[PDB]
Context: one part of a larger RNA, bound to proteins that are not shown
RNA sequence: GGAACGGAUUAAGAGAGAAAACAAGUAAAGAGGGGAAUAUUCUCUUCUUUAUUAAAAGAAACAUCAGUGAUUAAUUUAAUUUCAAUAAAGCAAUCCCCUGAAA
RNA sequence: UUGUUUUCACUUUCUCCCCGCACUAAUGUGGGGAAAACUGGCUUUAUUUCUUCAAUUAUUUUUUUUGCUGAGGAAUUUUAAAAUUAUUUGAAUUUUUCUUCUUAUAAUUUAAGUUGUUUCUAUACAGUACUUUCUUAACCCACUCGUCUUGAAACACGGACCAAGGAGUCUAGCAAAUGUGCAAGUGUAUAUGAUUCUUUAAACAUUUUACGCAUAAUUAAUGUAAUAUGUCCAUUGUAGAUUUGUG
RNA sequence: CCCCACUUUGCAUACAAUACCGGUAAGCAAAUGCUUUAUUGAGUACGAGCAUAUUUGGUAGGACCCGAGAGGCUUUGAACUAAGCGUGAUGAGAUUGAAGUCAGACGAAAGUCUGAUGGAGGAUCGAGUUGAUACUGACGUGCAAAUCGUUCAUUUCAAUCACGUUUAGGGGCGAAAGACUAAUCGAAAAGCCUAUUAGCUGGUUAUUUUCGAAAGAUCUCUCAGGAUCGCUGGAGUUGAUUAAUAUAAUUUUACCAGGUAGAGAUAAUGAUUAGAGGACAGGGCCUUGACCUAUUCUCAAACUCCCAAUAGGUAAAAAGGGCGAAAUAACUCAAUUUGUAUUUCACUCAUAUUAAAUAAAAUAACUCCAAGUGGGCCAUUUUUGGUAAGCAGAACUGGCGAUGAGGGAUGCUCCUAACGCUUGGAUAAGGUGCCUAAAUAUUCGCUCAUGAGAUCCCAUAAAAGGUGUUGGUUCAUAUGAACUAGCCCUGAAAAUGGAUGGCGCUAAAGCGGAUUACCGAUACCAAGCCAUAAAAAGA
RNA sequence: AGAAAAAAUUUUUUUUUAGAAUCUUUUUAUGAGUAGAAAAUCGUGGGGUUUGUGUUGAAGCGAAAUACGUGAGUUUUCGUGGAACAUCUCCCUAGUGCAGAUCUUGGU
Repeated sequence: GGAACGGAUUAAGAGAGAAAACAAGUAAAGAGGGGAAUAUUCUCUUCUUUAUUAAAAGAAACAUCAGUGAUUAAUUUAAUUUCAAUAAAGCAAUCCCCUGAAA
Repeated sequence: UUGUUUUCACUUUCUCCCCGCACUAAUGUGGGGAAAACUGGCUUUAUUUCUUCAAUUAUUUUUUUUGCUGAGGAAUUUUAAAAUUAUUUGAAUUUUUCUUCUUAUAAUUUAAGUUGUUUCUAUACAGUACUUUCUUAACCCACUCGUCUUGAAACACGGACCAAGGAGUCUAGCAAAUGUGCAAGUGUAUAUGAUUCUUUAAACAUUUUACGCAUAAUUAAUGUAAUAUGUCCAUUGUAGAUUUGUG
Repeated sequence: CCCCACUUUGCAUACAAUACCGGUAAGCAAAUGCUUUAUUGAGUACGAGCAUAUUUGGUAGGACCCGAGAGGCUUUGAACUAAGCGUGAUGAGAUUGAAGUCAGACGAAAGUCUGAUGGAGGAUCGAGUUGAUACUGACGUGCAAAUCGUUCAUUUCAAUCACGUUUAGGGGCGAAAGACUAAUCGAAAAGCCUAUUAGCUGGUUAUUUUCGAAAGAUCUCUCAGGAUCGCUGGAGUUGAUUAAUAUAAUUUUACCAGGUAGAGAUAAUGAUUAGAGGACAGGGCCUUGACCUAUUCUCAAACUCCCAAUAGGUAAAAAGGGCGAAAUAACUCAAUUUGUAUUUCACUCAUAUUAAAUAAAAUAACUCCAAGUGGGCCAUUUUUGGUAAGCAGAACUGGCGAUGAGGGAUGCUCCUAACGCUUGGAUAAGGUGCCUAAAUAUUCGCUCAUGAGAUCCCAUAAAAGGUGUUGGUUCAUAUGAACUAGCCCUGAAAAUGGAUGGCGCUAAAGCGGAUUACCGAUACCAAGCCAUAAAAAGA
Repeated sequence: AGAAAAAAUUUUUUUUUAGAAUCUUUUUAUGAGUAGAAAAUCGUGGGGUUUGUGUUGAAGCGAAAUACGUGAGUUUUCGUGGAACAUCUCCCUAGUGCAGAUCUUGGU
C1' cells in the first nucleotide's frame, strides 16, 4: 500500500470542566443586611478576607460472611462370583483353578 | 424330549539326555525324549502398614486452592422459631471433648439479601492527575438506501448535492363505540322577545295539543291490531346475580 | 365473627315454553265473521329512547397526492405549406435540322432522286435557376432541431418567381404518399367543460410500548380486481378466583367404522406360460388340435377371497342418573297404570383427594365493531403428469414469508436455536495442523494414487473390469483352485488462471471406528436493572 | 400514623421524619415481528386560561455542555444577534412533523 464510513472495545493524543467529584465548625477585620426594646439603644444574621482544628466521601487493598461457580484431595456403612501377599504345612504330574475334544 | 455323569487333551524349566554337533533371530539352536513341582494350581493353619485390602454401584461425610456476586434497607414478618455457644431440667440411645430430644435462662449467627480494617485521592482548588468530549488507531464484526416483488448487494426500478415547500382531508348522510343531559319523551325548527349592543357575528329569554325521531305492530290492500278481567294483583319452566335462616 | 355446608328467597341473561295480535292456509260461514289446528312477521308478553360531543368504518363527492390515450363545446390560423385564380416578371450558350421554298438530275408517263435553303419539336447536350441521385461523404453536445462538400437531376414549358387573392378542422385542399393545412397532424392551434376518468405505475412525513396476520375458501364479463368466508386487533360483557369445573392438534379403557399399503391367482373379472389326463374338428387305421378335467408359470392405478400401520368417531354421572309413589292426556292398547311422555313428592349415587389419566385447564366463553389479506415460496415423507428438469400439479407436517443468532469454508430456507439491557457459569449444534478458538491428544484397523482423498443439502458419476493390497468363504491336495467384499486402481473429456475454503497433510491434518479432555451461542442456569402482564398489600 | 443516627460538652449542635388510586410499597412471570390494530409520548401554527420572560440583549442562528431523557427530544454554556418571547396549569383548534415522488422551487 486498489475505496469510503460504520458497530462493539480499549488506546494515545488534543481539548474542556470542579455543579458529588474533600475539609463543617472556631478565632481575628472588611462588606452588607435584618429582628426586638422605649428616631436609636439592645440583639440576631450572610458574603469577602487571614489560619485553625474537625470530619465525611469515593477509589484501591486485604480479611470476614452469605449466594453462586471452578478446582484436588478425599471419605461412611452397606451392596456386587474381586484380590494379593506374609511362612509354615500338605496334595496331583500332560496333571490340575482353568480351558479344550468326545459318548 | 428333559437331567445327569463318565472318557483323554492340556504346566514349567536360566534342569538333564539323544540325534543335527553351532545345524539359531539370539548369551544358542531344528528334531526327538526324559526330570521336577522351583513356576503355576488346589486343600490347610495362622498373619495384613512386608505387600495387599481392587473396582463398581448405594447411602454419606468432608477437604485443598480458588473465580465471580453484594439487590436491600425491616414506625412490629430483620418478627418468630431454628442454629451455635455458656448456663438448667428431665429423658433417650448408635454412648457420646460437634450424642440426641424438651424444661427454663441468657447472649450471639450458620437465622434475618456485606461488612470491617488500613491505604489513597489529599492535607488539592485544577495540573501533565482526575471527569468528559473530540481524534485517529488497533483486534473482531460490518455489501447502496428506498422500493415493488415469494425473493434485491444485484447484471431489478428511483436517487449528483443541499435548502425551503411537499400527500387520508373537508362536507353530506349513516353506524357502532364512549362520554354527557334528560326520559315516555326529546330536540327548540323557522321565528319572535329583550333595560342585548367596541369585544355582542353570542349570550339570554320564549304569556300549556307545530314539526322530526322515539311511545305498535302487521300489510299489495279497504284495513285490523297486544295475558282477559275473575285481579293495583301484575305469563310458565330450568340454570342464574341478590336475600332469610340454621348448624 | 368469617370462608363454610345445608336450606331460603330467585334479576339480568341464556335455553326452552306457552299465550295473544297482523298476514296466510284449512274447517265452517245468517255479516259484532267465526274455529283446536297449522303456518308466517323486523311481532308482543310492565316502554328506552331522544338530544349532544368526539371516533372509527363504509358511500357520494377531486376524496391519499401525482400521472394518461381520449370525448365534447366555442373561437383563431393558408406569411409556411396545398390546390385554384388575377396582375406582373424571369429563363448564358451550344446541338439536331420537320414542313414549306429554290436549283439540278433522271423519268413518255405516274413519278422519283440529289444539294442547298428553310427553321419545326411538352427534340438533344447544357452553365445558371430550380431541385436533391449517390458518395449509406463530411457533420452528427452542428455553422444547421436536416447544415456543409463533392457527385448528380432540371434549364422553353404540364416551366420557374413575385405580389395580391380564394377554399378552414371529421373541415379544406391532395399528379394519392393518409400528403399537407406556421419547428404542431391517421384529425391544427387557442380556451373551457376538467381537479375528466384510470381495477393500473410511482410517491405517501417524529418517538417508545403492547397484541399481531394472510397468501385457503365461495360467487363474480371473473382470473393484475371486487365483494363475502377464514385468520387479526380493539372494546365490552359473561365465566372465573373455592388447585377446580367448564375445558383440551393428548393418551387410557371400553366401543365402533374401514378396504389404501400388503397379499392373491388353486376366490370372481380382466390377463397369462407350460405340460398331463380324458370322448367334435383338422391332417395323412394312425396322428394333430380344439373341448372337457385336475394341474402349472408370471400378473393389474381405474380387479378383489383375506387384509394393516396411520388417520376418524362415540365413552368415562349431579341443570344429571338410579328405584319408587302420586298426578296430566284430546297420545296409546281390548284395557282412565295398559303403556308412553311430562309434572309434583319420595327414598340416594363417587366427588372428607375428584365414577381412567394428564394439564402456567378462565390465557375460557360470548357479543360488538373494524382492519390487513386473497400473485406465495422451501423442506422431509407420500405423490400425479411429463424423457427429465432448481419443471408443472397435489397430500400431511414443519419452516421461510414476517427472523435475528451459532454452525454448515461462503450461502433467505439445511442443522442447532427463536432475541429487553448486563455480569458470570456450563453446554448445544459444531469443532480442536495453521489461517482460526481448543489435541500435531489417546486408541485399533485400513489406505501411496506419473491429476489420491477429505463434514447432510452441495455442485458430478454408473454398468463394467483389475495376478495392486486387505480380510472373508467354499473347495482341493502349505501349496494349487474357485468365489466374495473392503480399500485402492482402470472405466473417468472442455472451454479466463483455479479451487477438499486456502495453505498444506501421508507414523494424516486421509478413510472406518472407539477413548477422553478441551473449545464453542443472545439457546440453558444463577444474579442485577428496565419496561409489559398478573398477583399481594395499603385511603 | 412514629423517633433513627452522628458530632459536641445528662444537656447543646448536625442531618433526616413518605399517605398525590392511571398513587405508593412489594412479589412472580413475561419481552420475535412485515402487513395491521391500540396506548403512552414528543414537537409545530393559532385560541382561551393561568404566571411569567424582555434590550443589566430575549428570540434567532453557529459552535459546544463531567447535562437530562430508552427515545423523539428537553435543558443549558460560549460566540454571533438586536427584538419581542413562553406556559408541562388546563383545554380547545389546526394548511401540524419529510430523505427519498425521472417530487415542486431556488441555489450549488
Shown are 997 nucleotides from a PDB entry: RNA (28S ribosomal RNA, nucleotides 430 to 1591) from Plasmodium falciparum 3D7. The 2015 paper behind the entry is "Dynamical features of the Plasmodium falciparum ribosome during translation". Rfam match: Eukaryotic large subunit ribosomal RNA. A reference for the family is Cannone et al. (2002), "The comparative RNA web (CRW) site: an online database of comparative sequence and structure information for ribosomal, intron, and other RNAs", BMC Bioinformatics. Rfam 15.1 lists 107,465 matches to the family in 2,616 species.